[PDB]
Context: one part of a larger RNA, bound to proteins that are not shown
Molecule: 23S rRNA, nucleotides 1350 to 2038
Organism: Methanosarcina acetivorans
RNA sequence: AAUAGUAGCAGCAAAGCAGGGUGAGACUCCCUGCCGCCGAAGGGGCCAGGUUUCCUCGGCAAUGUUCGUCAGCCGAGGGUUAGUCGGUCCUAAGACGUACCGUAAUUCGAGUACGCCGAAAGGGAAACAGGUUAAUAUUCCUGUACCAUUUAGCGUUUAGUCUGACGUCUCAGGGCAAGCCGAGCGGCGUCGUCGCGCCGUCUAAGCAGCGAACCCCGUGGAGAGCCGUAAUGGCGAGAAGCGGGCGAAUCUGUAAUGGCACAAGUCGGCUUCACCCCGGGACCCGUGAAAAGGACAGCUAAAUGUCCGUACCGAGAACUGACACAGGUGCCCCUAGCUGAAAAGGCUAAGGCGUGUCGGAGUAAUUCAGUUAAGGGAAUUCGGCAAAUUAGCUCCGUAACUUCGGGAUAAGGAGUGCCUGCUGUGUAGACAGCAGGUCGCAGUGACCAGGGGGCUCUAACUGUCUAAUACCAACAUAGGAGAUUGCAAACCCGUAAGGGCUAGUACAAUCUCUGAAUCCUGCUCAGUGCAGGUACCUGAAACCCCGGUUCAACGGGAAGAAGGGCCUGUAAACAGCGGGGGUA
RNA sequence: GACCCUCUUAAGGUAGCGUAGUACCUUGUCGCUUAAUUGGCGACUUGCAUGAAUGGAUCAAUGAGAGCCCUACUGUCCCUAACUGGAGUCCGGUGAAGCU
Repeated sequence: AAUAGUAGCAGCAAAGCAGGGUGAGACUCCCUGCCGCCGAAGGGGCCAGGUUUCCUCGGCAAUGUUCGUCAGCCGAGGGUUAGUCGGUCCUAAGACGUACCGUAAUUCGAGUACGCCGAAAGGGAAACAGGUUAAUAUUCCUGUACCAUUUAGCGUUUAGUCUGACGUCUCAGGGCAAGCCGAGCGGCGUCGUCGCGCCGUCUAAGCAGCGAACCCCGUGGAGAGCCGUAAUGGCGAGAAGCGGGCGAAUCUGUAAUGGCACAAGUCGGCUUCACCCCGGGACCCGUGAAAAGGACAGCUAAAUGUCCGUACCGAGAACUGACACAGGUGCCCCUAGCUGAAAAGGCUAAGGCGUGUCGGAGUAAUUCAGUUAAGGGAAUUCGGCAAAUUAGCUCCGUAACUUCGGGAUAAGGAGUGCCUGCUGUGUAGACAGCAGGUCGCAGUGACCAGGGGGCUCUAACUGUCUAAUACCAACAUAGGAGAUUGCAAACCCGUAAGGGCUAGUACAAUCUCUGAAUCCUGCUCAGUGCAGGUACCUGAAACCCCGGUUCAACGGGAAGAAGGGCCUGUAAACAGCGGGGGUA
Repeated sequence: GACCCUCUUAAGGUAGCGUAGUACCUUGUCGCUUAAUUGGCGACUUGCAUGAAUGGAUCAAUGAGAGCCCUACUGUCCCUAACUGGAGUCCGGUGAAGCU
C1' cells in the first nucleotide's frame, strides 16, 4: 500500500434551543433568557504527586477523538512576601555514623558503647477580622493583639512534682457551628385571584468577668434503714443536710469601627448533629508510646526573631496507569431544604457545569439496554440460568428441631392515604393513641424495599484464598492429643564476631497431628521410624605391642568410641486390620 | 451362614456408617415422590476398594457451597408481538488496525 474514507468518535452522566455579538470563517468562542446535569458529590478543603498547568495579552501548523475565533495547546510577558501557617524542634517503629570485634579482605557482618537521624495526619510558644491584586495573602495594608530569646533594671525557688500523656465499647449533663419558627425592618420575586415565597437584618482574635461536673476541706450525726443515678451505686472506715475552696466549654462586656445598596442593621424562641467541655459505667489470657516542651515567681523597658515552602491542580483533562484513559491514588476530610430511620433513593439550594468534547437525519433488517403482554404457567433448560414474585412500619401469630443461646422477619393473617376535632406521656423537641367525615382500581400509591417452606450431602461457626478463568467441601479456627526442653535448655540463624525465640521460663516456648459441641475412639510393635539398654558380635584413626624397614613406607595383634547387629518399649508414630470347603 | 481347623509367615475390622462426594458390577432391590424420574429421600446392603484424632458416627446455628421437592412467580417456554432510548442504516466532519 490494500484493508478504507472503512472501524471508532453510542452503552457507565441521551443537552441543548432562541435572540444578540465577535470574526475572513461559528452546532462548537462570549452575553441574556429558556431548558437541563451533579447536588453526603461532579460542590468545598487539602496530602502525596505534578511542576507553571496559575494570570494577562497575542495566535491557531500541530494537540483537543468533529470544528474552533476557544483552550491545561502555541508564543510573549507577569505572578508565590510570614516571629504567629507549615517545615524547622521532640521522640516512635526503625535506620545511619564512629569505635570495638569478626572476616583472606571489604563498600561485608550481629552485638555493645557513644552519637545522630527518623512524623508537612503523633507531641508542639505565639494572630485575628477587614481590605487590597489580574494573578499572593492568618504572609502585603488598616485596626487591634500575642509569643520566644538576649540585654538592662526591679525580685527570686515550692524542686522535684504535675503536665505533655494516651485503648475499645457505652451513657448522662452542659455548651455550640449548622438548622428551624414568630415579630419588626430593608430589598427582590409574584400579582388571572391571593398574600405569600426568597434574601438580608452582621461583628474576629485579644483583654476582663462569672463558673457545671469531679475532687478536696469544715460541720453534721443517718438504720426493725436512709440517700442517689440514665445505669452501676453510697453510707459510723461517717449518708443526707449545711458552709468553703478548687475548677470547663461556652456566655456577657470590651475590642466598636470594620464591612453592608452611609438598606435595614432591632428582637425573641426551638433544636443541635457529625464539634467542644465534663463526668459515669463496662471489657481485656489484649492494658492501649516516648521525648522535647510547658506549669509551679515573675514585672517594666528596648532590641532581635535568620533559613526553606507558599502560584495553581489535587482529579470523568493538571497525580498514576504510554492518553484530556469509565481504573487507581482520595471518599482522604467536609457538606443546606423536603420526604424519610437515615449521609438510602427521589426532588431542590449554594457551588460547579451543558466538555463523563463529534454533529445531522428520523427509515430497513439486526443489535445493546429497557417497558408491556392474552390464555397456559417450568411444558424451557444440564440446571428456574435470566426474569418475575415478596418488600417499609404497626399489631396478631409463629412449627420441626435445638448445643436451650436459637430456629425467628420462621410460617401465616390484619391495618396503613386525606380531612375535622381531640386524648395521653414528656421540661421540651417530639412520640403514642382515639373518634368522626371522606376520595381512588390502588394510601410503605412514586422512591425505597426479604419471596417462602420441606428433605439430604458437606464444613461446626465469623474469618482466609489461586491480583488476571477455581470464594469451595480447600486454608484457618477454638477444642482434643502427642512430642522436646529446667534455661549455659529445646528449637533455629551466622564463616565468625555474635544472634532469633527472649524485656520470655513448663497453666512456657518450640515441634507435629486432628479440627466446635455431643456419643466415642477397638485389635496389631511382625515391617519402617523413634526412644532406651548396650550381655555378646561388628566397628576408623591415634596410642601401645609384634614383625619388617641400618630409618620409613608396610603386614599383623591388642584395645575398642559413636553407629549398627541384638534385646525391650512405643500406634492420638508412619501404617495394617486377609484367602477356600463340611453344619436351621 | 454363624461354628471346630485352616491359609494365619504382627493381628484379622470393635462401636458405628454403608450402592456413600467411597459401590466396578450399576440405571443394584424395595418404598415415597412423577403420567413417566440413570434423580432426590428412606430402607436393604455380597463394603470391586468403609471404619474410628490416616479420626468414626452425628449434629442446633451458620453458608453467594452441592442435589431434590412443594408453594408463589413469571416471555424460561408454547410463540412471539408492540413499544422506549442507544447503536446500526443514510448525510457532514474526523479517521486507524488486523489476514495479503